[PDB]
Shown are 95 nucleotides from a PDB entry: RNA (crRNA) with a sequence from Biggievirus Mos11, together with DNA.
Keywords: CRISPR, CasPhi, Cas12j, Nuclease, R-loop, crRNA, PAM, RNP, Complex, VIRAL PROTEIN-RNA-DNA, VIRAL PROTEIN-RNA-DNA complex.
Protein in the same entry: CasPhi.
The sample was in a buffer at pH 7.5.
It comes from the structure "Cryo-EM structure of CasPhi-2 (Cas12j) bound to crRNA and Phosphorothioate-DNA".
The structure was determined by cryo-EM at 2.9 A resolution and released in 2021.
Context: bound to proteins that are not shown
RNA sequence: GAUUGCCCCUCACGAGGGGACAGCUGGUAAUGGGAUACC
DNA sequence: GTGGCGGTATCCCATTACCAGCTTAACTACGCG
DNA sequence: CGCGTAGTTATCGACCATTACCC
Numbered sequence: 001g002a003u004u005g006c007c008c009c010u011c012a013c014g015a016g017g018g019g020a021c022a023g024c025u026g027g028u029a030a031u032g033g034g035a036u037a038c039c
Numbered sequence: 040g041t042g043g044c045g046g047t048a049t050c051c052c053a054t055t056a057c058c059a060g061c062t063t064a065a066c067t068a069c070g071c072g
Numbered sequence: 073c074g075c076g077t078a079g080t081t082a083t084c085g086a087c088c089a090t091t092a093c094c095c
Base pairs, nucleotide, nucleotide: 006019007018008017009016010015022062023061024060025059026058027057028056029055030054031053032052033051034050035049036048038046063082064081065080066079067078068077070075071074
């Protein structure tokens, strides 16, 4: 002091503290990582 | 408008960036109870 | 006649600025 959800941490799993809150599609393009191959 | 990763070519995956589309409602009308 | 379902009909306008910045 605000009923769900989502994100992070702690938890005696009863829960506690904090955070975001402009979002969906779609078409393209980069970026980073991983694997191979080759000079 | 990329730097101290040695270059390139295939794929695979994730997340972005960039630019398109979007994200009402009052007033009116007509078939059923 | 009142209410649930549903058709008509209304608006959509712009920007600066170019040899570094973080690794």